[PDB]
Context: bound to proteins that are not shown
């Protein structure tokens, strides 16, 4: 550099 | 139901 997941939060 | 933000973690 990239991919992925989880949690929280804002939007329409 | 969709996008988006952050935090944290994993992998290549």
């Nucleotide at each position: 550099g990239g991919a992925c997941g989880u949690a929280c939060g804002u939007c329409g």
Method: cryo-electron microscopy, resolution 3.2 angstroms. The entry became public in 2022. The RNA (p2dsRNA) with a sequence from Homo sapiens has 24 modelled nucleotides. The 2022 paper behind the entry is "The RIG-I receptor adopts two different conformations for distinguishing host from viral RNA ligands". It was solved together with Antiviral innate immune response receptor RIG-I.